[PDB]
Context: bound to proteins that are not shown
RNA sequence: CGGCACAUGCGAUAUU
RNA sequence: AGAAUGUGGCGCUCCGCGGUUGGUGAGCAUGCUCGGUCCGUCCGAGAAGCCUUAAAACUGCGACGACACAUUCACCUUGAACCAAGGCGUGUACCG
Numbered sequence: 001c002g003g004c005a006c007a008u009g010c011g012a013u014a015u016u
Numbered sequence: 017a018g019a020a021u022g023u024g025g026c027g028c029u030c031c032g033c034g035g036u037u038g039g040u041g042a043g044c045a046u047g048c049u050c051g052g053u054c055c056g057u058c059c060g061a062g063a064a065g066c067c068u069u070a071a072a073a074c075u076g077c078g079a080c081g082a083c084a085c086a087u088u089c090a091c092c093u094u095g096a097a098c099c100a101a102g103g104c105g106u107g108u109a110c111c112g
Stems, first nucleotide, its partner, number of pairs: 001112003005108006018089007026081002029079001031078007043066001048062005
Other pairs, nucleotide, nucleotide, family: 025082cWW038069cWS038071tHS044064tWW046048tHS046059tWH047063cWW053057cWW055056cWW069071cHS
């Protein structure tokens, strides 16, 4: 410096 | 693509019947006796019978329910299905 993989946050409150 | 049959026993089923212990919202707005009376009605205290006990519970006899086992026939024949794809971020592990 690339690749593969994974995790995790947000994605309005309220009323229907 | 299952279909059909039998047997067995069971009951945390609230379903008919029998037996067993065993009650309660009735006469009684005085059925009865006594006492108070504001009264002939209400307060206070007693005793009895008749009648409501299968209610509550227990155990057996029927129904039903669930469960187990067994059998007969027919079919079937060796590695599946699946969704969804259009945003903005943060971070970790592995390998080169």
The PDB entry is titled "Escherichia coli 6S RNA derivative in complex with Escherichia coli RNA polymerase sigma70-holoenzyme". This is an experimental structure of RNA (Escherichia coli 6S RNA derivative (112-MER)) with a sequence from Escherichia coli, with 112 nucleotides shown. The work is reported in "6S RNA Mimics B-Form DNA to Regulate Escherichia coli RNA Polymerase" (Chen et al., Mol. Cell, 2017). The entry has 5 different proteins, among them DNA-directed RNA polymerase subunit omega, DNA-directed RNA polymerase subunit beta and RNA polymerase sigma factor RpoD. Rfam match: 6S / SsrS RNA. By type it is a non-coding RNA gene. A reference for the family is Chen et al. (2017), "6S RNA Mimics B-Form DNA to Regulate Escherichia coli RNA Polymerase", Molecular Cell. Taxonomically the source falls in Escherichia (Bacteria, Pseudomonadati, Gammaproteobacteria, Enterobacteriaceae). Keywords: RNAP, 6S RNA, ncRNA, transcription regulation, transcription-RNA complex. The reconstruction used 362,926 particles. The structure was determined by electron microscopy at 3.78 angstrom resolution and released in 2017.